[PDB]
């Protein structure tokens, strides 16, 4: 550097429930750089004739407005952007 699953969070296409026709709760759905986790890859040490096996490292990380999303919104994508708390 890349991926899955899950979560925080998100809303309202579909379904169920509660209700006081507003709504509310749950499931479905969307979903993280700065969340979890499991992989792939990289790097270092040891072991193995070999295939490969074990262990370690993969730091740090405040963040708009605005734009995008054929249900919609969002920590989603622009974006580790602008700019800095």
């Nucleotide at each position: 550097g890349g991926u899955g699953a899950c979560u925080a969070g998100g809303g309202u296409u579909c379904c169920g429930g509660c209700g006081a026709a507003a709504g509310c709760c749950g499931g479905u759905c969307c979903g993280a750089g700065a969340g979890u986790u499991a992989c792939c890859g990289a790097c270092c040490g040891c072991c193995g004739a070999a295939a490969g096996g074990c262990g370690g490292u993969u730091a740090c990380a405040c963040g708009g407005c605005g734009g995008g999303a054929a249900a919609a919104a969002a920590g989603c994508c622009c974006g580790g952007g602008a700019g800095g708390a």
Method: X-ray crystallography, resolution 2.3 A. The entry became public in 2017. Solved structure of RNA (ykkC riboswitch) with a sequence from Dickeya dadantii, 85 nucleotides shown. It holds a match to the Rfam family "Guanidine-I riboswitch aptamer". Rfam links the family to the GO term regulation of gene expression. For this family Rfam cites "Structural Basis for Ligand Binding to the Guanidine-I Riboswitch" (Reiss et al., Structure, 2017). Rfam describes the family as follows. This family represents a conserved RNA structure found upstream of the ykkC and yxkD genes in Bacillus subtilis and related genes in other bacteria. The function of this family is unclear although it has been suggested that it may function to switch on efflux pumps and detoxification systems in response to harmful environmental molecules. It comes from the structure "Structure of the Dickeya dadantii ykkC riboswitch bound to guanidinium". Ions in the entry include magnesium and potassium. Crystals were grown from: 10 mM HEPES pH 7, 130 mM NaCl, 10 mM MgCl2, 1 mM guanidinium HCl, 20% (+/-)-2-methyl-2,4-pentanediol, 40 mM NaCacodylate pH 6, 12 mM spermine. The work is reported in "Structural basis for guanidine sensing by the ykkC family of riboswitches" (Battaglia et al., RNA, 2017).